[PDB]
RNA sequence: AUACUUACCUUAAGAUAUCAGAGGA
RNA sequence: AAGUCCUACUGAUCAAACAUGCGCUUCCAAUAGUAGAAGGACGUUAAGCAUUUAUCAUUGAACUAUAAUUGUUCAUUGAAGUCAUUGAUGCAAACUCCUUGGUCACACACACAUACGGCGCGGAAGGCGUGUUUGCUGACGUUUCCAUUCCCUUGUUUCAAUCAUUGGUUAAUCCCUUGAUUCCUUUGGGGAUUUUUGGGUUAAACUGAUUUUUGGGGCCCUUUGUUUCUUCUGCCUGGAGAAGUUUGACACCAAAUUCAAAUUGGUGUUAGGGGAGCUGGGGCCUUUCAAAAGAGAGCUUUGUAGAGGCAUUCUUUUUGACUACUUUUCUCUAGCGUGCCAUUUUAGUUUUUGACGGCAGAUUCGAAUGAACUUAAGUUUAUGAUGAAGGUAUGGCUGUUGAGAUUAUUUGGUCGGGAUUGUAGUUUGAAGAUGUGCUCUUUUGAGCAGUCUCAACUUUGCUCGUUCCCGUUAUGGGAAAAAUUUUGGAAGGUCUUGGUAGGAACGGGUGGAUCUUAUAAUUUUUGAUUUAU
RNA sequence: UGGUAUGUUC
Repeated sequence: AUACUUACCUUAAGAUAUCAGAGGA
Repeated sequence: AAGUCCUACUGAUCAAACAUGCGCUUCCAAUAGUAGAAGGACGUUAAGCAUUUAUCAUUGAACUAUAAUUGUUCAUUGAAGUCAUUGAUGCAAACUCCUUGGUCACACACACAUACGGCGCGGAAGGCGUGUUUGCUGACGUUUCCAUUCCCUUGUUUCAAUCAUUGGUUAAUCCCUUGAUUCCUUUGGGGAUUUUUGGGUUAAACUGAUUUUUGGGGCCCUUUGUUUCUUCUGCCUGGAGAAGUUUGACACCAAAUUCAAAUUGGUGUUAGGGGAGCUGGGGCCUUUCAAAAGAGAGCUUUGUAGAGGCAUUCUUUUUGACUACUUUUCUCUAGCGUGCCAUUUUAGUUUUUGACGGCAGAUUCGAAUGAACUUAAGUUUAUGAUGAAGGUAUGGCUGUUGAGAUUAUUUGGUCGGGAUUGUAGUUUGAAGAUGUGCUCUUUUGAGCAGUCUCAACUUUGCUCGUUCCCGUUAUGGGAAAAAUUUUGGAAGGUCUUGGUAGGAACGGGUGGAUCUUAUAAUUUUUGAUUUAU
Repeated sequence: UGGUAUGUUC
């Protein structure tokens, strides 16, 4: 190292530049 | 039709990374010397020098006194009580010592008004600009993705002796090509010399670049575990030798087995410089290609169509505006002139770091030549315009010419304005008659067919024009940048600056940053630290 | 379908 024994846990969501223009669902 | 989502779509802004530049801005320590700058000391003198601090309550006693005994001294009980008094606080000075830095290279220099070549290589820190990539960023897996290097060196620098390599020229055997000469021969050719012009054979001479061995000079070794990339061998009369370089090696730490070794768990190290390739970026140059600038520009004529604006005429009223005349007031002079304005350089004056030329200080200099003082050198002068230097001066003078300003002129224009007052005329606010048709409409009516202005297309001759040709060099016609420039791209050259073992694509119950919302309700950011009334 | 922790056995 294995294995077994218990004891303690097992969750805030969401996002990844903005404005305008062309296209598609 | 509303919003959503998306686009290895497209513009503009922003942000990040990476290259890359700016005559950008600040800073980077004596050795020609024993220094200095920045920051410290939780350092000494130092008990420096000058101020200022060390409880509260109860009871008794004496005590001063305007006084319950407020003040003063001694003792007793209880309560707390940072140490300090060689302290604390205020002020100031000397000294000692630590860390830090390009202790770089070329210089030991006569600068500068537009005030100061900021015109050596680096480094530190910011400011600004451009380019490329990205759209927060990193590990991890998959790929049936791409990737894929060497060499020297570990004191350094320099000089010489020597060895080797390589290039450039000359000289010996010369050859090719060809300028000159010479000789033989048939126009032509060939030999020799210049070994001519360049190349080749060859390497005797000179010159530069690289390298081996030995010696000399300078600086460095605190490199303190004597080069610190690691191990092993090793060193001061020296600077050296061997092996190695990342899924590896090496150094060190901790334990317990009952020394060491063993293992397991950890923290580190694996470097600095130079070169070849390969590659990212800038600057500059060449070539080639395309578009921007000029068969173009303007003007006239005809048509088309787009856009804007509105029709038109007269009369009345006299709303608003302007003009003319009357009265008064004021103003340069109420008026002509004078005066004001424009400016032509005709004239005078003034000015210009205006320009030029010459002179005086020696005008100098291409110092060539003559002569004088002088050994010579140097100086003075002449050839002195044969060429440059504005002239020359760190006071300037004189002449010619350009510009500015003023006046008289070459000449022109101007002599009325402002306030007030009524009348006359035009045009607008209003009415009527009109002026063509449609839309709208109560209308004097607003838009469209109507009319005017402007640009675009098409045709036309005239005028100018970058380049070429022709009719002709009056000018027109035709063609195009094929000559020039700027912008973009490709290739090549040169110089520089950076990189050189990972990179792309896909992916998720992947980490971390930033942002929004819970979240303005006692533990951080949506107010109890301006000392307050 | 997990993590850390604990102590025993070999």